[PDB]
Context: bound to proteins that are not shown
RNA sequence: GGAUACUGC
DNA sequence: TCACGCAGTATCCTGT
Numbered sequence: 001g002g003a004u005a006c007u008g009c
Numbered sequence: 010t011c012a013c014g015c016a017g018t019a020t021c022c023t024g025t
Base pairs, nucleotide, nucleotide: 001022002021003020004019005018006017007016008015009014
């Protein structure tokens, strides 16, 4: 640098 | 023809 998730507010 | 905002934590990869 990028990619994949899903918590919170 | 579609689809609400942003703040934050966790995991994983970079040869033709």
Molecule: RNA primer